[PDB]
C1' cells in the first nucleotide's frame, strides 16, 4: 500500500 | 459470529 489488536 | 482502533 498491504498489515494487527478487545466487545462477549 | 458480526463490530472499530495506528504501522511508516
Ligand atoms: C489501527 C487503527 C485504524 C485502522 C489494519 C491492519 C492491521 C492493523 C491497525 N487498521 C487500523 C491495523 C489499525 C489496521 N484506524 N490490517
Nucleotide at each position: 500500500g498491504c498489515c494487527g489488536c478487545g466487545g462477549c

An RNA: 16 nucleotides with solved positions. Keywords: proflavine, intercalation, 2', 5' RNA, RNA, nearest-neighbor exclusion. Sample source: Synthetic 2',5' RNA. Horowitz et al. published it in J.Am.Chem.Soc. in 2009: "Solution structure and thermodynamics of 2',5' RNA intercalation". Released in 2009, the model rests on solution-state NMR data. The PDB entry is titled "Solution structure and thermodynamics of 2',5' RNA intercalation".